Record summary:
Method: electron microscopy, resolution 2.8 angstrom. The entry became public in 2020. This is an experimental structure of RNA (28S rRNA, nucleotides 3844 to 5034) from Homo sapiens, with 979 nucleotides shown. The entry is indexed under Selectively stalling, translation termination, drug-like compound, human ribosome, RIBOSOME. Among the 77 different proteins in the entry, which are not shown, are 40S ribosomal protein S10, 60S ribosomal protein L5 and 40S ribosomal protein S24. An Rfam search finds the family "Eukaryotic large subunit ribosomal RNA" in it. On this family, see Yusupov et al., Science 2001: "Crystal structure of the ribosome at 5.5 A resolution". Gene Ontology terms of the family: ribosome and structural constituent of ribosome. It comes from the structure "Structure of a drug-like compound stalled human translation termination complex".
[PDB]
Context: one part of a larger RNA, bound to proteins that are not shown
RNA sequence: ACAGCCAAGGGAACGGGCUUGGCGGAAUCAGCGGGGAAAGAAGACCCUGUUGAGCUUGACUCUAGUCUGGCACGGUGAAGAGACUUUUUUCACUGACCCGGUGAGGCGGGGGGGCGA
RNA sequence: GCUCUCGCUUCUGGCGCCAAGCGCCCGGCGCCGGGCGCGACCCGCUCCGGGGACAGUGCCAGGUGGGGAGUUUGACUGGGGCGGUACACCUGUCAAACGGUAACGCAGGUGUCCUAAGGCGAGCUCAGGGAGGACAGAAACCUCCCGUGGAGCAGAAGGGCAAAAGCUCGCUUGAUCUUGAUUUUCAGUACGAAUACAGACCGUGAAAGCGGGGCCUCACGAUCCUUCUGACCUUUUGGGUUUUAAGCAGGAGGUGUCAGAAAAGUUACCACAGGGAUAACUGGCUUGUGGCGGCCAAGCGUUCAUAGCGACGUCGCUUUUUGAUCCUUCGAUGUCGGCUCUUCCUAUCAUUGUGAAGCAGAAUUCACCAAGCGUUGGAUUGUUCACCCACUAAUAGGGAACGUGAGCUGGGUUUAGACCGUCGUGAGACAGGUUAGUUUUACCCUACUGAUGAUGUGUUGUUGCCAUGGUAAUCCUGCUCAGUACGAGAGGAACCGCAGGUUCAGACAUUUGGUGUAUGUGCUUGGCUGAGGAGCCAAUGGGGCGAAGCUACCAUCUGUGGGAUUAUGACUGAACGCCUCUAAGUCAGAAUCCCGCCCAGGCGGAACGAUACAGCGCCGCGGAGCCUCGGUUGGCCUCGGAUAGCCGGUCCCGGGUCCGGUGCGGAGUGCCCUUCGUCCUGGGAAACGGGGCGCGGCCGGAGAGGCGGCCGCCCCCUCGCCCGUCACGCACCGCACGUUCGUGGGGAACCUGGCGCUAAACCAUUCGUAGACGACCUGCUUCUGGGUCGGGGUUUCGUACGUAGCAGAGCAGCUCCCUCGCUGCGAUCUAUUGAAAGUCAGCCCUCGACACAAGGGUUUGU
Repeated sequence: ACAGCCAAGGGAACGGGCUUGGCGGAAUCAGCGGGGAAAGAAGACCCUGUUGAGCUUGACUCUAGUCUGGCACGGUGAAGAGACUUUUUUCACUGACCCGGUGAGGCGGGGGGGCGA
Repeated sequence: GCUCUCGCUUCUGGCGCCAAGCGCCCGGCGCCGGGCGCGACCCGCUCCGGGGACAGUGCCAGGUGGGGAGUUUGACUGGGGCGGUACACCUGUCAAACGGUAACGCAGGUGUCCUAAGGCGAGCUCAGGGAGGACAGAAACCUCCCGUGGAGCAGAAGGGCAAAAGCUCGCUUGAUCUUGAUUUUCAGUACGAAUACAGACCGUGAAAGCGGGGCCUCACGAUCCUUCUGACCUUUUGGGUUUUAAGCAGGAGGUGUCAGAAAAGUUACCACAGGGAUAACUGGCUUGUGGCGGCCAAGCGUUCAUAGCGACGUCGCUUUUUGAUCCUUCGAUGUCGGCUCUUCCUAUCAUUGUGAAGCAGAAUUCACCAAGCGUUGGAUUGUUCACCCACUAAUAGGGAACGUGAGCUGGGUUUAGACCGUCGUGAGACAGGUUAGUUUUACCCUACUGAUGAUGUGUUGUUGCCAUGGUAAUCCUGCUCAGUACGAGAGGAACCGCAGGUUCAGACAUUUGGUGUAUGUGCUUGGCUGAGGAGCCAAUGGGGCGAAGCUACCAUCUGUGGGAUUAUGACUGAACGCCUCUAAGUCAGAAUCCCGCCCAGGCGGAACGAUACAGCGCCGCGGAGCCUCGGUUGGCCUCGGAUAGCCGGUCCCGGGUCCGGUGCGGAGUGCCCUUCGUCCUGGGAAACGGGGCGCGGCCGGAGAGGCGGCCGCCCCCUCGCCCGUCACGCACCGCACGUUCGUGGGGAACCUGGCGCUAAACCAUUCGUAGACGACCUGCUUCUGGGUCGGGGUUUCGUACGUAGCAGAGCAGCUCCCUCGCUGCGAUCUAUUGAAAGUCAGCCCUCGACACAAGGGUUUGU
C1' cells in the first nucleotide's frame, strides 16, 4: 500500500495476510475505547558528523579603545650643565594652537582738574 | 619735588535712554531754521581674560586589551563520558608442529645505557658445594678437590655462548670514508633496523684472519624551514671585481596522535544532517545474581539421621529481579505509581475432601487432590515496597508491552523561572534538597455491548423443540451437642439439628428514605399591571410540604439437584506355596470436573391454522412444445452378538437333550434379476397360474413414519421359464458420445378436462406493559366500540374570594346626638369553610353529554 475474525508455530526474536489448526452468512443502527506496535511531527534524550550557533575563559590567533616613547606641526629670550659651536635641564616670553566670556562696551600706557597722601 | 591721587552709585520692593548747558559757525525774514565742537581727555598692534610650545592632531613603535572578531576544543572504545592506550616499537604465549593470524586476550618491556660495556690478540674459568688453615665466627683471606654452565654476558623475555660471546691484561678507534645489491615491515613504497659484497684508509695478531659499533631479536622521524660541514665547485640576470645571496652533497634542530594540523570550555536557551551501524523503557536469547525445589547424610531434635529439620557437597527448574548482550524500533511503540476493570497462573493464605506428627483435647506444623470461591478498612509516604493500628475464615504469591494515558489523575521523575549546599576562575554542572510549570484527535476497520435485519421451508401467523455457547452462589457466627468426649489439672471439641448473618447474584417499590418543574398547593422578598381581586417577571426568585414515576443493603424479596470420579481409605486376590488396595476384578469417595436448574436460541428441525372474485390449489401423464441444471449406466427388503468360540436343525419341560456344520457353502470370496425381437412348431415346467398406474376394502410401520403388505370383485393372457424345429427384421457395407435411472430436477407459457377455494401481511392510525431510531406490547360498528368532556372515587396542600362580626394593639372624627354613643383607618383573628385549588397526561370507576368509527395506502401463490 492492499486491507481488516482468532490460537500456536516459525520469522528482522509480540502477524490482518505465511504454515498448521479453530472456522467463515448479506446490508446496517446507536454506543465503545481492546487492537490497528492508530493519527499528529524526517526523535528533543543518546550517539555520530572533521555541520553549526548562543555564551564563558588561564585556549589559539587577532582587534576597537586606551597607556607610553619617537618624529612632525613648533616658535622667542635667558640662565645653568655638556663628552665642542651645538646638545641638554630649569626659568620666563607669545604669535601657532587651546579654553572661557560677551549684543566681542570702556583694555594698555600717558595726560588734567581732582579728593585724600 | 617722590609716592600715593586717575574710583563720585549701600537706611528703603520709587525714578533713570532718545543732552541740558556752554561755545563756534551758517543761512532764512530782531525773529525763524540748520550745522559743528565741548560736555563724554589723548594715543596704541592683537575684543577681554585664561592657558601656551605643553596640550592636541597626524604617522610609526611597545604595553594592556574576552569590550569585540574569527576559529578549534584528537581517535580507539562490548553505547558515550570517566579510566586505560590495545595510537610507534620489542620478547614469550594464544596460534590449531612451514609462514601468516583477532579481542580493552594473558605475562612483561621500551623513548635509554656504553672510550668501552666498541675492535682485535693473549691468558684464564664460572654459580655452588666439600674438606682444611693464627686471631677469624653465619659471612675477611689462603689451599686442594668436585663442578655441562646450575654463573655471567647494561636492561624485558626468549635463543646463543666454556683453551668462549664470560673474567682479567696488552694495543687501539672498523662507532671512520664510499657507490650499488639484498633482507625484514610490505603495496612487495618509505623510514627504521639488518645481512652479504666491492673500493679506500686503518687497528690488532707471529699469522690464518678478524673488525665498518654493542652476542641476536627493540632503543626511533618526511616535505618546508633553519644551521653546520665539504668542492682553489655552479649561478647572482649588459660586462668585470668584491661582499651577500641562491644552489649541489652529507649531518643536526621534530613532529610519542610516532607516514608527521598550530588549538580550551559550556549549553537545561539550543540548531541541523543523519543514525536502531549506538544508549535509555518494552520484547527476545542467557541465568551469574535474585526466587523456588531435589539428592546424599555429619549433625539438631532429652532418646532417635530423616516428625520437623539439614552442615560439607552436589543436581535442577523458573523469568516477577538485576547484571550480561545489542537482534527489533530514532521520517517516535507516550516512560513510574495510584485509580477503575476483566481474565489467567499455582509455587495453597483460607475454605471442601484427605494423609503425617515430637497429633490426648485445644491450638499448631508437614504433605496430597485442588485455583471453585475469597483474600479487607485505615495513619505516614509519589511510592512499588516498608511499617504500624484495627478487623477477619484468611488478610497468599504472581502474569497479561514491569496489563491498562484518544481511560483518568499528574504525586515521583519531570524543558524554559527561581532558592540552597557542594563543585568550577567562569559560563555552568550535581545519579543531592526545594518551589512554580498547556496532558491534543475516533466520525474509519475490527473487537465488544446492545438494536434492526438477512438465507431457507409457496405465503403468512400461532404454539413449541434444542444443537451450540454462557453458567453462580459464598463463607461465618449463635444455640444445642456439652462444659460432655479428652485430660492429673489447666483447659476443651465434633456430626445431626436449629436460628441468623457476611460477600456476591437476580429482582422489586406495599412500606420507610431520597428525588420532585405534576411547575401540585400554601408561604415570602424586590418589581410590574391605578388599587382590591387575579397574576406575571427575577436564565427553576427563594422556601415549606408533596401525588405519580424512578430509585437505596438507605426499604423489601429470592438464590436449587445429580452423575462419573481425584486424593485417599478399603474388598477380593495372584504374581512370590505366605503377604499385598492392583496385576485381572470390585467398593466408598470431594468447595474440582460434566450435567441439571438458570440465560441466549443455528444458513437447525417439528406440529398446526388460514390461504387472495378471476385468480389459486388438486386430480390427469392429458397433450403439445419449449427453457435450464446436471449426474448416472441392474438389485440385495433388516438377527443379535460372540471371538479362549460361533451357526443350524431337533426330542422332552424360551430351555435342557440330540444331530449337523465350522478356514464360515444356510458362504457378501455370497445371493437375486438377466434384456436380441418375433413367426413357425414340438417336448418339458406349469394348470393352486400370469397381466393389469383395474377398482374396492383391510392391515402394518412414528427415531426422520413419506414406506410396506394382505384380501374381494372385475378384467384380459394360456403367452412369457428351460431344451428343441422354422425362418424373418435397414444385413446401413471394420470405427467414438451406444445401453439405463428417466414420465429426472428446476422455470415459464399453451390447449384439454374434472373437483375445488375466496385470504393475510406490511404501512398509516392508536397504545405505553415498550422505546435513541427501527423493534416490541396493544385498540379500531359486536352483547356495539373506543375517544373527548363532565360526574363520582382517590389523594395533595391546608381553610379560598366575597360578606359578616359588640374579635382586634391603637389612632382619628362627629356631639341636638349620645348617657357612653356611632362613623372611620387598622396587620391580624373568628364564622361562612377539612374550605378552595389541583388530580393521568402512564391513577380508579363511569354509561350522563358529544362526536366518530368497512376508510385508505403498499405487497404477497405450492